[PDB]
Context: bound to proteins that are not shown
DNA sequence: GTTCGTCTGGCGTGCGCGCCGCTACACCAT
DNA sequence: ATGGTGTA
DNA sequence: ACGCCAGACGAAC
């Protein structure tokens, strides 16, 4: 940094 | 060299935050 | 029990 | 599996 997830409106 | 037109292809609910991780698996030998 | 090496 | 816009590319003056 992308990827796998999760959360608020 | 700039501007305009065309075409082709990519996209099709927005912003705010937080974890973790970047060949694999099975078996045989020490 | 752990590491290495071979195989998918 | 469809439609729309836009970004980019090529042509034209």
């Nucleotide at each position: 940094g992308c990827g796998g997830c999760g959360c608020g409106c």
The RNA, together with DNA, has 60 modelled nucleotides. It comes from the structure "Structure of mitochondrial transcription elongation complex in complex with elongation factor TEFM". It was solved by X-ray diffraction to 3.9 angstroms.